[PDB]
Context: one part of a larger RNA, bound to proteins that are not shown
RNA sequence: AUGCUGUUGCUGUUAAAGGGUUCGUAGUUGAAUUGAGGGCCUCUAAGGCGCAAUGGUUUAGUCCCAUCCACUUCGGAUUGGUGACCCAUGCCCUUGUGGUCCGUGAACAGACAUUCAGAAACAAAAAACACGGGAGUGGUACCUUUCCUGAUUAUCGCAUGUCAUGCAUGCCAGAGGGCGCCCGUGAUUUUUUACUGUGACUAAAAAAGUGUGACCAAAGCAGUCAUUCGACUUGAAUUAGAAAGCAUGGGAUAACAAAGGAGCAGCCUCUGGGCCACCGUUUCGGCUUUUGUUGGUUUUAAAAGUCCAUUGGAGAUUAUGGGGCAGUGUGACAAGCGGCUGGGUG
RNA sequence: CACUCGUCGCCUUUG
RNA sequence: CAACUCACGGCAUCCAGGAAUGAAGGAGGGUAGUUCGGGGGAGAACGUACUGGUGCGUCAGAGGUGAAAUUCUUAGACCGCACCAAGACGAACUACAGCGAAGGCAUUCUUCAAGGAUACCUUCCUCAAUCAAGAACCAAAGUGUGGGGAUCGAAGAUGAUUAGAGACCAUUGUAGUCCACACUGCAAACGAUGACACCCAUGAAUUGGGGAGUUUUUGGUCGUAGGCGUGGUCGGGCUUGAUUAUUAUUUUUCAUCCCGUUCCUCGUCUCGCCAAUGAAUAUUAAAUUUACGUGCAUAUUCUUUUUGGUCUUCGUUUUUUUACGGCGAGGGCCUUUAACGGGAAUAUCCUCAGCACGUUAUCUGACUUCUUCACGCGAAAGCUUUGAGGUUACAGUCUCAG
Numbered sequence: 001a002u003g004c005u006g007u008u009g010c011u012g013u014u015a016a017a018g019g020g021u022u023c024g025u026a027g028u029u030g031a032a033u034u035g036a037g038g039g040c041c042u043c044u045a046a047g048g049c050g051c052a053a054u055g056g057u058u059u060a061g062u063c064c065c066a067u068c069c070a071c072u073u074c075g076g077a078u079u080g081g082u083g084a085c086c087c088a089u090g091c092c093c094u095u096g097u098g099g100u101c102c103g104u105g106a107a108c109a110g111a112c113a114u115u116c117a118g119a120a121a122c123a124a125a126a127a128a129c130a131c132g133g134g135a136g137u138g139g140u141a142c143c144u145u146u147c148c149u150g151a152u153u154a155u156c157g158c159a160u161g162u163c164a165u166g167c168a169u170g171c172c173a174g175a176g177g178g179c180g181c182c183c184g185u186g187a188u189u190u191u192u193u194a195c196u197g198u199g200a201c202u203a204a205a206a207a208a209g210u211g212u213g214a215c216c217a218a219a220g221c222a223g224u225c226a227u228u229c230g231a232c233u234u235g236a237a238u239u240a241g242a243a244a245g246c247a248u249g250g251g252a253u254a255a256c257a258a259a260g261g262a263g264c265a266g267c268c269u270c271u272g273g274g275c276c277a278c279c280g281u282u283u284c285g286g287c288u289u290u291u292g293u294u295g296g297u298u299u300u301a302a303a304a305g306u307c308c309a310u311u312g313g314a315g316a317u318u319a320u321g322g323g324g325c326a327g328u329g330u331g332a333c334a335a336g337c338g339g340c341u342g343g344g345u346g
Numbered sequence: 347c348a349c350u351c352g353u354c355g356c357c358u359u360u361g
Numbered sequence: 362c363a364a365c366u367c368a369c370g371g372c373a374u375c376c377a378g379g380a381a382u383g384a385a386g387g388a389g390g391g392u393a394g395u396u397c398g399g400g401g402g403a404g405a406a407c408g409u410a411c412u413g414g415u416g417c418g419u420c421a422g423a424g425g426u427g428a429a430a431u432u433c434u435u436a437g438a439c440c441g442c443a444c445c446a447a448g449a450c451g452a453a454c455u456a457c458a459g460c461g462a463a464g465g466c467a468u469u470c471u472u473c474a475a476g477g478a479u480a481c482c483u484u485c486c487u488c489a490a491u492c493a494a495g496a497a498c499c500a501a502a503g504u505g506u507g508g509g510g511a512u513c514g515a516a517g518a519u520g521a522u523u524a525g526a527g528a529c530c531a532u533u534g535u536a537g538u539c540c541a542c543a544c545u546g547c548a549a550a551c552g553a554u555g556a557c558a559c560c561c562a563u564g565a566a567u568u569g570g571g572g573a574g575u576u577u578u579u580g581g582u583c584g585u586a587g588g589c590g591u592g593g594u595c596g597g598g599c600u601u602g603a604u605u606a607u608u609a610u611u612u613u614u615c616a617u618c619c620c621g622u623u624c625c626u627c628g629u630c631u632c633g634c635c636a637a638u639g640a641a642u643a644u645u646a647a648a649u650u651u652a653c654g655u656g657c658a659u660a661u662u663c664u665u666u667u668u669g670g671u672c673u674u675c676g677u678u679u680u681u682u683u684a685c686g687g688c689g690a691g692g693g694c695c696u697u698u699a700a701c702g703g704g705a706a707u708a709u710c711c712u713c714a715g716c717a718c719g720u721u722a723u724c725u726g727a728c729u730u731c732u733u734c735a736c737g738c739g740a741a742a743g744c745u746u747u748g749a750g751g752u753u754a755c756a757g758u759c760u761c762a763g
Stems, first nucleotide, its partner, number of pairs: 003755001010763003013742002018760001020498004027491003032382001037102005046094003050091001052089001103122001129186006138179001142178004157171004192255003195250005207239002211221002223232003267313001271309005279285001321376003324372002329369003336356005342351005360363002387488001389484001391481001393479001397476001401473006407451002412446007422433002459466002503544006513537001517533004555759003559751002564730001570724001573721001577637001580635002584632001586631004592625001596620002662708001665705003672692001674690004737744002
Other pairs, nucleotide, nucleotide, family: 011017tWS020463cSS021462cSS024494tHS025493tWH026492tHS031383cWS042097cWW043096cWW043097cWW045095cWH048049tSS051090cWW053088cWW054088cWW056087cWS060085cWW063081cWW063083tWS064081cWS065077cWW065078cWW066075cWW067075cWW072073cWS075076cHS103107tWS103118tHS110111cHS117119cWS118121tWS134137tHS137180cWS145146cWS154171tWS161164tHS161166tSS200245cWW201245cWS206240cWW209237tHS214218tWH220222cSS221235tSS222234tWW259261cWS265317cWH267318cSS268312cWW269311cWW270310cWW276304cWW278286cWW280284cWS281284cWW317380cWW319320cWS319377tWS319378tWS320377tWW321375tWH326331tWH326368cWH327371cHS327372tWS332365cHS359364cWW384486tWS385487tWH388485tWW390483cWW392480cWW394478cWW395714tWS396477tWW398475cWW399458cWH400474cWW409449cWW410448cWW411447cWW420437tWS420438tHS421434tWS421437tHS422438tSS425430tHS426428tHS429520cWS430520cSS430531tWS456467tWW461464tHS463498tWS502545tWW509538cWH512538cWW514536tHS515535tWH516534tHS521529tWH522526tWS523525tHS526528cHS554749cWH561746tWS561748tWW563731cWW566728cWW568726cWW569725cWW571723cWW572722cWW577638cWW578637cWW579634cWH581633tWW583633cWW590627cWW591627cWW595621tHS598618cWW599618cWW601615cWH602615tWW602616tWH604614tWS651721cWS654719cWW655718cWW664707cWW668701cWW670694cWS671693cWW671695cWH672698tWS673691cWS678686cWW679686cWS691692cHS693696tWS713716cWS736748tHH739742tHS743749tWS
C1' cells in the first nucleotide's frame, strides 16, 4: 500500500453489526438578550422611482376636450395639459473613496480673558486610582509656573562655622503645582482563565539550512589570496524542538464563580451650636505634635461618635413629596379688633 | 375715586 | 392634658415615581369541553357452543378415513325435544381502523384512579436532550405451593400406512392449557431501519379536537333631564347588640341587627351639543375570501283517594196503584246513564341530555396511500416530508454494535 482503525476519514433495511421496552446517576451536549457613534470639508461617486425650471413640430406615447362614422370592428385635430414621459438642466436626499474634529448619547460648563474648549468644576473612565504621611527617599532634596519675587554685583565675593584636613555647607525668597523612589489606609465585593499576537527562558550529535570545485560524491568546517618574514581587521551564518511554566498586548467566540430578586423601603452637601475620649482587652493595656532637650503631670484643639439647628442641590426605591393620626408637647383665635399702598372689576 | 377678592398683624391663651 | 392658621417634634407610619430584559415554533404546572379510545384494576349480570347428567320418545346401528380399523351400543347407542350442571371463550360486525412505553388489549352495566390531543392575551422563567451504574416492566414454554379440570393436548398406549414409520393420518391420554401467590428474563421480542431537533415537491383518503370573523375609542360643557343600586334621618318590626325587659317597678334607652325615598355623598346606566377612521383624472410582485343550503324532532308517568252527582236493591207507606217517588237502611259510584268541586297525598319516566349527521372551506396532532408521488440517494431490490434525502462540496447533539 489500507478511508481494512476511520480526530481529519468508514460501516450497521437485505452483504458482519441498533442492544425487547422504560426510568435513571457519573459523563458528553445545550436557545435568545445589554452592541458596534456621529458631524463637518472635497474628490467625474455610484445612485434617487425626491423636487423647481426650458426645449417635444405624430419630432415619443398616454389621459382629458372636439367631430363624424359606428349596433362587436372609425380617426383627422386644438405642441389640448411643460397632469404623464423621455432628453439637456438645476436644487435638495442618500451611499462610497479620500481628509478632519468631537464631552465620541442626552444634559451640565458659558462662550475674549477662563475653566478654553474640558481645563476650575461636574459626567465619563481610572485600585495603572484616591487619601495620608517620609531626608537614612532623587550619585548634594528633582523640575515647572502667570504670579508673589533679586543685585553677591561669587573678578574668585558674601553668609553659616571656626582648640577644625570645617581648604566643610548655602548663594531669588515665600506659595501652591508636576515628576521619580518608599510606606500606610480605602471596593457598596475588587475580579479570572481557555483562546490568539508579540516577546522571555531552553547542550551537543541527529534533522532543516546559508557558504565553500576536499579531482566529483557520501563527507568536513574548512580555507582563499599575496613573490612575502603576512593580508583576509579571515570564516565557522540562521532555524526548528509536544504538553506544562514566565512577561506583556487583544476583547470576538466560550468556560468558571456568584445572584434566586421585599434576600429592601439606604438622599446629599455647606455652615453654626450642644454633648462626647477613642482603639484592643482571656485580673487596664496603648496615645500624633508644640512648649531648648529628657523624665513625670495637666490643659487646650483636631478628627471620630451623636444630637440639634441650618445653607445650596439632586433623585432613575437613593425617597423626598403626597396622604393618615396633629397620642413626646408648646405657642399664634376666649371668634373680638385693625391695616392693605398688592391683584382684579366698575 | 369706589368696591371686592384673598393675605397679614394684635388678641400679652381658653377649658 | 385637651383645645390650637403653621413650624419643630412624636407615630413596630403607608403607597407611588414601574423597583429590577424577554416569555423560545424548549420543558413543567393549571382551567375547560358530561372531551377522546378493543388503555389498566374491582364488582354485578348476559350470550350461544363444546362436554356431562336427568326426564320424555323412537329402535339398530353410530364414530372415523383416501380406503379402514382401533372405539361406543337391546344394560337402548346415535338422533329429536325440554331442563339442569361445570369450566373456558366472546363469532359475524372486525377494517392497509383505535388505544398503550413495549409485551399486549373485543359481551353489557356500575365503579376506581390514570394518559394523549385540542382550545387559552392563564402561571412559572431554562427547570432540557441523550445515557455506563442501579431499578421497574416483559409473549409462550418451563419450576414451586394450593385450588380448578369443560375443551384441546407434549410424554405414553392402541389402530393404520410403509421395505422400515417408536412420522404425517384415526381413536385415546398424563403433564400442561385456567386461577391465586411466588420463581425464570432465553422470541422472526421485526419496520430485520436507536433517541432528540431543523429544511424539503404532488392528488385523493381516514381517526380525534377547534374555528368560519368587518364602525371604534366616546375627549371636550361633563352637561343632575330621567332611572337603577349602595351607605346615612324619622317610621315599622326585633327580649337585636349595651340594655329596663325576663315578676307587667312593664319605666325602654339609643346610634343600632332585620325592613327604611322624595334628605346628603358616591358608583353606574340612559339622554345630549361638538370633535375624532371613507376625494381617481397611469398598473412590477397586488388593500381585503368561497359557500352558508339538506334529513330526522316525547304526554314524556304512577297514583291512594276522599265531599257532592248519575245509577241500583232491601224494609215500610201513600197520593193516580210510584225501581217512576216519600220515609228508615246503603250494593256500587263505574261496570261511560260514570266521578265532580275542593282538599290530604308522594310522587313519576328525567330527552331533538340549547341535539346528532352529512355538506362547504381552513387549521393543529395521530396511522397510512398515489396499482398517474418531485429533487436526491442506493450495488440493486427499493426509499422519499412516515427518508435509506439535504455527504469525497464529507463536521447539529448523544449513545449502543461490527
The PDB entry is titled "43S preinitiation complex from Trypanosoma cruzi with the kDDX60 helicase". An RNA structure (18S, nucleotides 659 to 1580) from Trypanosoma cruzi, in which 763 nucleotides are resolved. The sample was in a buffer at pH 7.4. It holds a match to the Rfam family "Eukaryotic small subunit ribosomal RNA". The entry also models zinc and magnesium ions. Method: electron microscopy, resolution 3.33 A. The entry became public in 2021. Among the 50 different proteins in the entry, which are not shown, are Eukaryotic translation initiation factor 3 subunit E, 40S ribosomal protein S8 and 40S ribosomal protein S7. The work is reported in "Structural Differences in Translation Initiation between Pathogenic Trypanosomatids and Their Mammalian Hosts" (Bochler et al., Cell Rep, 2020).